sgRNAv1, together with DNA: 158 nucleotides with solved positions. It was solved by cryo-electron microscopy to 2.69 angstrom. The PDB entry is titled "Cryo-EM structure of the AsCas12f1-sgRNAv1-dsDNA ternary complex". It was solved together with OrfB_Zn_ribbon domain-containing protein. Keywords: CRISPR, targeting, RNA BINDING PROTEIN-RNA-DNA complex.
[PDB]
Context: bound to proteins that are not shown
RNA sequence: UCGUCGGUUCAGCGACGAUAAGCCGAGAAGUGCCAAUAAAAC
RNA sequence: GUGGUUUGGUAACGCUCGGUAAGGUAGC
RNA sequence: GCUGAAACUCCGUGCACAAAGACCGCACGGACGCUU
RNA sequence: GAGUGUGAACCUGGCGUUUUUCCAUAG
DNA sequence: GGAAAAACGCCAGCAACGC
DNA sequence: GCGTTG
Numbered sequence: 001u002c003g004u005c006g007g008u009u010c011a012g013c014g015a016c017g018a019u020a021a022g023c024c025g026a027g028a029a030g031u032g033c034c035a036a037u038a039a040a041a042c
Numbered sequence: 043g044u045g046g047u048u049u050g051g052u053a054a055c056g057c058u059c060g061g062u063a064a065g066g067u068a069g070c
Numbered sequence: 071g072c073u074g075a076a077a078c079u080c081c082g083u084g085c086a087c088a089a090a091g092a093c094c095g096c097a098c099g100g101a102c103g104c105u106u
Numbered sequence: 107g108a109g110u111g112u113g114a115a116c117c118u119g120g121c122g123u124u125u126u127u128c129c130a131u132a133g
Numbered sequence: 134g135g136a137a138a139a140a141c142g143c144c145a146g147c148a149a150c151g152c
Numbered sequence: 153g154c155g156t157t158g
Stems, first nucleotide, its partner, number of pairs: 001018006008115004012078001022062006030055002032052005041044002065094002069072002079101007102111005117146013147158006
Other pairs, nucleotide, nucleotide, family: 003064tSS005077tHS017063cSS028029cHS029057tWS037047cWW038047cWS039046tHS040045tHS053054cHS066076cSS067075cSS068074cWS068089tWH073088tWH074075cHS075089tWS075090cWW076093tWS
C1' cells in the first nucleotide's frame, strides 16, 4: 500500500493476511485450429 | 455458379465451472 | 455435567452459552463522555 | 432534558434503454 | 470495430378461498 | 399452513 473479521454502506480504530493486479484443478457450451461431409436460398 | 451445411477431435483462449490467506475464545 | 472464556468505554445485577460458517450476546441500573 | 456509545447515513430489488469508457485500428 | 459498463429510467412491494 | 386460481 491493498485486503479479511469486528450487524448493512462510507470512513476511522483494534487484531490479522499478502508475490492475492498471486498459485492450482477439472471439464468441453463457444471463438479459433485440424479432419471429413456439405443442406436451405438465389 | 454464388452461398455455407452437418459431425467428430483438439486443448490456445476476457474458454466453462470451481478451489486456495486473513480477529479471538476458558477444562475439570 | 458442571463451570462460564472470548470483537468498537468502565462498574454492578440477572439471563443465555464446551469449538463454533454456528460462541464472543441480551436486558436493566449507574458512572463517564458525545450530539442537540 | 432527552437521545446516543467510534463518526455519518441507512429504499431496496428486478428489468429495460442508450451512450460512454477501454483497448485494438486507420487518417 | 468489439465487448463491456455505467448512467438513466420505471415500478412493485397479491388476495381470497379451500382442504 | 400450504395449494390453487381470480